Primary citation: Lan et al., Science (2018), "Structural insight into precursor tRNA processing by yeast ribonuclease P". Shown are 369 nucleotides from a PDB entry: RNA (Ribonuclease P RNA) from Saccharomyces cerevisiae (strain ATCC 204508 / S288c). It comes from the structure "Cryo-EM structure of yeast Ribonuclease P".
[PDB]
Context: bound to proteins that are not shown
RNA sequence: GUGGAACAGUGGUAAUUCCUACGAUUAAGAAACCUGUUUACAGAAGGAUCCCCACCUAUGGGCGGGUUAUCAGAUAUUAUCAGGUGGGAAAUUCGGUGGAACACAGUGGAGCCUUGUCCUCCGGGUUAAUGUCGCUUUUGGCAUUGGCCCCUGCUCCUGAGAGAAGAAAUAUACUGGGGAACCAGUCUUUACCGACCGUUGUUAUCAGAAAUUCACGGAGUUCGGCCUAGGUCGGACUCCGAUGGGAACGGCAACGGUUGUUCCGUUUGACUUGUCGCCCGCUACGGCGUGAGCGUCAAGGUCUGUUGAGUGCAAUCGUAGGACGUCAUUAGUGGCGAACCCGAUACCGAUUACUGCUGCUGUUCCAGC
Numbered sequence: 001g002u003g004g005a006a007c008a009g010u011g012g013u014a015a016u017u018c019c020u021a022c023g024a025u026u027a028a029g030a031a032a033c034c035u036g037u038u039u040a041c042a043g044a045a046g047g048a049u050c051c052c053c054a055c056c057u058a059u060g061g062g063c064g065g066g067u068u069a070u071c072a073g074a075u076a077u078u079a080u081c082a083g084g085u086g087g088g089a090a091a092u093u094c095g096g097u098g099g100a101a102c103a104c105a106g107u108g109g110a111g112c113c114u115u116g117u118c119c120u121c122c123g124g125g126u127u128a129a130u131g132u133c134g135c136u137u138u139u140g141g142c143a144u145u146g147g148c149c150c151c152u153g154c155u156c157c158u159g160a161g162a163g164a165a166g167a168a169a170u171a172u173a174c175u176g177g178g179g180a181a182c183c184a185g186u187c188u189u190u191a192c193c194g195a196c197c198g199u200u201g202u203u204a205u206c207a208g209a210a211a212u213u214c215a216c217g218g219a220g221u222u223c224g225g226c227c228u229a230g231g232u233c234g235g236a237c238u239c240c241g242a243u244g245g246g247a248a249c250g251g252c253a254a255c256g257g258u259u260g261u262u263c264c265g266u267u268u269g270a271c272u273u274g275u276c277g278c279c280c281g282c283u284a285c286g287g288c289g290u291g292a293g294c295g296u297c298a299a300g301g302u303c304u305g306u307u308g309a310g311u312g313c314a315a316u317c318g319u320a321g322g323a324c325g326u327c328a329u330u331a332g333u334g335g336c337g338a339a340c341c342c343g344a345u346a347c348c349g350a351u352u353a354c355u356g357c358u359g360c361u362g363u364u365c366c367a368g369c
C1' cells in the first nucleotide's frame, strides 16, 4: 500500500408500495370528506315530404282552408356518474415575500439642524511644475500642487444559500479545538501594494514599578547648554525589568460617519344593508315609484370567495384480489412495506427525530509476499 467485516461523522436523496372492484336515498349531496357533469341551440325560425276539398292553366305546377302520419349523426337511453384525499419534515417559540413600480431610500406632509458640501477613503505607483542640498551633458534625495490608475466571487426582490484561499509555507489568511474530511469566530477574493475603524467602560483581591500605549529604574544612540582627557543636565527613540491567564493599542459589552435624523398615513379587498347624487313619469320649496345602472362613505352582518386534500369540539377511510421487494421454511408457504408526525393561507431557506441507498474520511481485527 491492498481486500473483507464492524463502528462513527458529514454531504445528496425518497417515504400512505402500486393497480383493480365495492361500500343505502324521487328523502335525487348519509362508505369519513371535497370538487366536477352552466359560456342554453338537433343549420326543425315562418323546417322538409305527404292527406282531402275548391280554383286557374296544361307538356310540368301554384295558391287558399282543415285534421294532421314520418324524419332531426351509433333506428336507443331524458332521472346517471367520475376523479382525488397528510409530508420531508406539515414539526422546531426562526426569518422574509404576496405593500413598493429595477435606488424612483415606494410615495407625501410637518418639525429641527451641522441647512442635505456634484466632497475626502486613508494609503501606494507613474508623469509635470517649483524651492533647497551634494555630483557638474546631467543625475540623486526631500516637501508642496495638479491629473491618472487600484478589486460588486455566484443566484435571488427579500430572507438566505453554497464555491475557493498556488499574488509569502509544509497544517493552504489569523485563532482555538475535531479522529479526519473539517467546525466556529474575525476576514478577503481577476486585489498582479497593504489595510482587524473610532469612542466609552470593564479585566474584582494579592503580586509587581505599573491593568491600559499616566509614571518610575537601567543600557545604547542622536541633538542643545555649561564645559573639553568626552564629567554633568534636558528632550526624542529603541530594548529589558523575577509577579500574575497578562503588559499584548490583546479579550469583552454598547454606540455609526455611510446617500442628514425622527414622526405620521395607506398602496388591501368581495358580497349584504343604510344614506347621498346622476337620467324617466307624477307633482313642483326640499318630494315620491322602478331600473335586479353607476360613484363615494360606514357597519366585530358574512367569507367553504376554499387550495389538481382543505378541516375548523379539528374529515384524510375499512376490506378483498393481483404485481414487486426483503427475511425465515419440516413441500412451499408464512410474516413484513416500517419509523417521525399530523398542518390550518401559500412559498422558500435553515435546524431537529428515524429507516434505506450512495461517495469520502478515521479507527479496530484478519492475510499476499
Stems, first nucleotide, its partner, number of pairs: 002367013017323004023317001032085005047071003051066003055062002087340001091351001094349004103259001108264002112260001113116001123150003128145004133140001154161002173186005197256006217240005223234002226231001270302002272299003276295003279291001280289003324337002327334002
Other pairs, nucleotide, nucleotide, family: 001368cWW015338tWS021319cWW022318cWW032315cSS037080cWW042072cSS054063cWW078079cHS086343tWS088339cWH088340cWW089352tWH090341cHS092350cWW098345cWW110262cWW111261cWW115116cHS121195cWW122194cWW126147cWW127146cWW132141cWW134139cWW135138cWW153162cWW159348tSS170171cHS180361cSS197257cWS203250cWW208247tWS210243cWW211244cWS211246tWS222235cWW225232cWW244247tWH256257cHS269303cWW309315tWS316343tWH316344cWH326335cWW
Among the 9 different proteins in the entry, which are not shown, are Ribonucleases P/MRP protein subunit POP7, Ribonucleases P/MRP protein subunit POP3 and RNases MRP/P 32.9 kDa subunit.
The entry also models zinc ions.
Keywords: Ribonuclease P, RNA-protein complex, HYDROLASE-RNA complex.
It holds a match to the Rfam family "Nuclear RNase P".
NCBI's taxonomy places the organism under Eukaryota, Dikarya, Ascomycota, Saccharomycetales, Saccharomyces cerevisiae.
The sample was in a buffer at pH 7.5.